[PDB]
Context: bound to proteins that are not shown
C1' cells in the first nucleotide's frame, strides 16, 4: 500500500420511570406528546443498537 474482522446476552418494533428542551392542551394545577446514550454522519423501514451505506478506530492477513 492492498484483502478479512470488529462498533450492546435475547438474532426488528422504544417508554431513558424521572431530568433537561422542543410541541400542542389547559379550570395558570396540571394532563398529553416528541427528544435524549449507543463510534458517526448520512439513507432505506411502517418503525431499527441491531439491514444497507461510506468515512472514521481497533485488530487483522501479502
Nucleotide at each position: 500500500g492492498g484483502g478479512g474482522g470488529u462498533g450492546a446476552a435475547a438474532c426488528g418494533g422504544u417508554c431513558u420511570c424521572g431530568a433537561c428542551a422542543g410541541g400542542g392542551g389547559u379550570u395558570c394545577g396540571c394532563c398529553u406528546u416528541u427528544g435524549g446514550a449507543c463510534g458517526u454522519g448520512g439513507g432505506u423501514u411502517c418503525g431499527a443498537c441491531u439491514c444497507c451505506c461510506a468515512c472514521c478506530a481497533c485488530c487483522u492477513c501479502c
Entry title: Crystal structure of the tRNA domain of tmRNA from Thermus thermophilus HB8. An RNA structure (tmRNA (63-MER)), in which 62 nucleotides are resolved. Crystals were grown from: HEPES, ammonium sulfate, pH 7.0, VAPOR DIFFUSION, HANGING DROP, temperature 293K. The 2007 paper behind the entry is "Structural basis for functional mimicry of long-variable-arm tRNA by transfer-messenger RNA". It holds a match to the Rfam family "transfer-messenger RNA". The structure was determined by X-ray diffraction at 3.01 angstroms resolution and released in 2006. Sample source: Total 63nt of RNA was generated by binding T7 trascript (41nt) and chemically synthesized RNA (22nt). Protein in the same entry: SsrA-binding protein.